[PDB]
Context: bound to proteins that are not shown
C1' cells in the first nucleotide's frame, strides 16, 4: 500500500458497410539472418527464446529554455501545495 486514455469523425442503407485518426512498454539476460543512414564514433530498424514484480555499481549522448523542463508540446513546460482518508 495509489490503480491503469474502455473512442471520435466523414460518407452510404446491404438490421449494417467503407475510409481516416487515436495505443510509449518492469528490469535483467540469450540470439541470429538482414536493411538504411553515418560526423566511420553508432543511430534507427529486422526472427526467435529465458524469467517469483527476479536485481551487487555500463562514466558524463546531443540541441533549446532556465533557475529541473521540450525534442510524443516551442515566444511551449516543471508535485511534495487538497488535510473531517481526522484523532
Nucleotide at each position: 500500500c495509489c490503480u491503469u486514455c474502455u473512442c471520435a469523425a466523414a460518407c452510404a442503407u446491404u438490421c449494417u458497410g467503407u475510409u481516416u485518426g487515436g495505443u510509449a512498454g518492469u528490469g535483467a539476460g540469450u540470439g541470429a539472418u538482414a536493411c538504411u543512414c553515418u560526423u566511420u564514433g553508432g543511430a534507427g530498424u529486422u526472427a526467435a527464446c529465458u524469467u517469483g514484480a527476479a536485481a551487487u555499481u555500463g562514466c558524463u549522448g546531443g540541441c533549446c529554455u532556465u533557475u529541473a523542463g521540450g525534442c510524443g508540446a516551442a515566444c511551449a513546460a516543471u508535485g511534495u501545495u487538497c488535510u473531517u482518508a481526522a484523532a
Molecule: ITS-2
Organism: Saccharomyces cerevisiae BY4741